[PDB]
Context: bound to proteins that are not shown
RNA sequence: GAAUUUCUACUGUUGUAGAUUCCUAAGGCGUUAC
DNA sequence: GGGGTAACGCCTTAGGATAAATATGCTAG
DNA sequence: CTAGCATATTTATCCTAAGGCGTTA
Numbered sequence: 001g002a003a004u005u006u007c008u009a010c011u012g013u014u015g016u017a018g019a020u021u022c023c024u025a026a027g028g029c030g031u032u033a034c
Numbered sequence: 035g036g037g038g039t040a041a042c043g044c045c046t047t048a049g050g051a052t053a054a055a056t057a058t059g060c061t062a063g
Numbered sequence: 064c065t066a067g068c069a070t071a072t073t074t075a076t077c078c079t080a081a082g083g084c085g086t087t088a
Stems, first nucleotide, its partner, number of pairs: 007018004021051010032040001052075010
């Protein structure tokens, strides 16, 4: 080397604190390294 | 500040977030 | 020939209320 609908920071003790609008489709733009 | 390239990222926009009527498949006959 | 049930598929269609410009870190 840290638990989560999911993300971040955790240990706050099978979890703590705060965000959290999900699925599908179309199009446009931009480092780049070819 | 650089010749006719797409894996990757960003952005924009749009639809929905419904129950009930209606047409059709299947059983019955 | 065929009433009835179950299931899949199309359907029904309001009204508001908008929204703009000052250049430059």
An RNA structure (crRNA), together with DNA, in which 88 nucleotides are resolved. Protein in the same entry: ReChb. Entry title: Ternary complex of ReChb - crRNA - target dsDNA. It was solved by cryo-electron microscopy to 3.14 angstroms. Primary citation: Jabalera et al., Nat.Biotechnol. (2025), "A resurrected ancestor of Cas12a expands target access and substrate recognition for nucleic acid editing and detection".